[PDB]
Context: one part of a larger RNA, bound to proteins that are not shown
RNA sequence: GUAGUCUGCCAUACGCAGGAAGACCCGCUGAACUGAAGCAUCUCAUUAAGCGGAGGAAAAGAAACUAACUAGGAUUCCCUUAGUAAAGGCGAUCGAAAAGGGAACAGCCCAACGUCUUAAUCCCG
RNA sequence: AGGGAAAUGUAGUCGGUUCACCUAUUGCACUGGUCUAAGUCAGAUGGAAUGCUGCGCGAUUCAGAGUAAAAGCCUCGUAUGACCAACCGCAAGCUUACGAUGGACCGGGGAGAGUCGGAUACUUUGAGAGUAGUGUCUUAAGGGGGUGGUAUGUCCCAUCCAAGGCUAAAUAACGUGA
RNA sequence: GAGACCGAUAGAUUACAAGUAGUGUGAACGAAAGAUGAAAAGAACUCUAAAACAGAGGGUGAAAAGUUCCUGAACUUGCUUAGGG
RNA sequence: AAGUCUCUAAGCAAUGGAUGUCUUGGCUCCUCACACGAUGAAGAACGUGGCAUAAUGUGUUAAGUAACCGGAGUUGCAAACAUCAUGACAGGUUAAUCUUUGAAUGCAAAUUGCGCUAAACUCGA
RNA sequence: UCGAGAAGCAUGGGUGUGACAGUACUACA
Repeated sequence: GUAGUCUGCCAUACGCAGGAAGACCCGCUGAACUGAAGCAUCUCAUUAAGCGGAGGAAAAGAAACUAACUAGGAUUCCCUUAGUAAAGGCGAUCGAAAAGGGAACAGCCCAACGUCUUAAUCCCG
Repeated sequence: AGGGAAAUGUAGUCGGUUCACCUAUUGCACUGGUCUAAGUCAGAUGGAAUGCUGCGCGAUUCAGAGUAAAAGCCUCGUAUGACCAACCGCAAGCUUACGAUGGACCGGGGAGAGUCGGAUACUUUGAGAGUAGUGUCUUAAGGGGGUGGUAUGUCCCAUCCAAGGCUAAAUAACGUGA
Repeated sequence: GAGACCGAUAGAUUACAAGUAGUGUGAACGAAAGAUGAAAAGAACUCUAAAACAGAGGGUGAAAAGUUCCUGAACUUGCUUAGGG
Repeated sequence: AAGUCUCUAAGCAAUGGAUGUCUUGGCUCCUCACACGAUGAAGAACGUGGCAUAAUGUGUUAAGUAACCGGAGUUGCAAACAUCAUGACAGGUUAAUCUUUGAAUGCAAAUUGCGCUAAACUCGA
Repeated sequence: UCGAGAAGCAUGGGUGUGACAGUACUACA
C1' cells in the first nucleotide's frame, strides 16, 4: 500500500426519557418534644420532615415451607391464637408465629443440559 | 427484490416403545331516544288559596321540588313496563390425526459463586451464646446441601433443594373528579 | 347519594366578584361581607331653597317594608309625662 | 326653702344589629373513576364581548368558527337575525384555529438581545 | 434569477446508516 476485524469519536434517519399530581403504594434517610414523675440504655419510632420511584391499584407470590399428626401444601387480607411465647436500668413499657374459621384461588419458564437440530431464530420490506 | 443482528449462541418438546384420552372456546370492547294517572271542583275571606267548610276522582305514581299562602289530583317529576333506532367487532386459539396431552416401562443429561456460609463492626428485631440487613476481611460443596427457635461436637429420624424471571382475584386510599 | 350533623360569631379559610381585599425584601400570612316586596309597582309632578343640600305636599303597595331596605333586643342618647335629692 | 342639674320609671323615637323565622352553602359516611404531558401538560402573563374592571369562556377563526346531537328567543338597555326550517342560540360533544411563556428544547435573558437552513411552501419583480 | 415570511434546528439514550481516528489484532504484498 489494501481487506477484513477490534476499539473509540463524530454526523444523521425513526420512535423513547424528562415535567405535573402524590391520599394510598415501593426503596432509602431519619429526628426531637414526650414517658420513665430526674436521666444516659429503653420509650415516643424502625414515626414526622427530607431524598429517589411506580400504578389504578401497588407490593407479594408457586417451597432449600410448616410440622411431629388420624398430617397440611404459592401469595395477599379479615377473625382468633394473644396482650400470650418472648424482649426489657426484667423498670417504664413492649410483643410475634404454626395450627383453626372465612374472602379469593391459577399457575408458569429462562439459564445449563439434553454430548441431537446444516440458525432450523429475530428485526427491517 | 434483498439488506442487517446472531456461532463471544438466537430458536426447539431429552430419546424410544406402548395403552389411555382429548376436538373449542377464552380475554378485552359495548349506544341513545320517546311515552305515563286523577278537580286550574263549589262557597266565604284575601293583594294572592295549595289553608277553612262540603261533594267528587287517581294510585305499579302520597320520593321531592316549583307555583303570589300549608297541594295525591295547577306544572316538572315520581312509578312502571312498553316502545324503535344504534350497533352486532377486536386480537388469541380452532378444525380429526402417528395432531395435542397424560400414565407405565426401558435408557439418560443438568439444575444459578465473590454466592451460601464464617469471623468482626454498625443498624434492626419478640427472636433470646444474633430475627433481618449492610460494610470490611474471608470463602465452600454438588452421592451432597439447607431446616427442625440454647452455644458446641456426635449418632439416628423427618422434611425441602437457595444464590435468575413473570403472574390475575380477595386488599389499601387525610389527593383529585362526579 | 345518603344524614337523629351546622343553620351566617355556626358549618370549610370562603353560603356573596375569596385564596379576594390587604401585609412582608422574602419564605409565607389572610379577613369582614347573606334576607326590599308576591311583582320594581324603585317614588311622577308641585312648593320653600343658590341647588342631585334638606325637607314638606301628593302618590305606589295588602303593609313603607324606601335601596348592606324582614323581625329590630340590650348598652348609650333625644323629646314628653311623673316623682326623689 | 332654687333647679332646665342629677337619679329612677313609663311612652314615642334616634343609634346599634341581638332574638326568631328562612337557606341554590358546608361537614361527614358510602359508591364509581383516575384514560395529564415533546401530538407542548400543570402553572404564569397579556389579549378578546356593543356598553365588561374581577371571575368564567376563549386565542387575530379570540363570549367563539366547522361538523354531528339538542331544537326556538336562558337577564338590563341597544342592534340584528330566525320560524311547518336554506334551523334561533348562553345548550352538549368532537375537530379545527391555538398569542407571549412554562419540562421549555436554536444560544441567552432583570435584554422583546444574538444566531442557522438542501428542496418544497407562500407572497415578493 | 435573488430577498423575505412561514416552518425547521436542544440534551440524553436505543436500533439502523454513513464518515473519520489508531505503530490495536491479522493476512496478502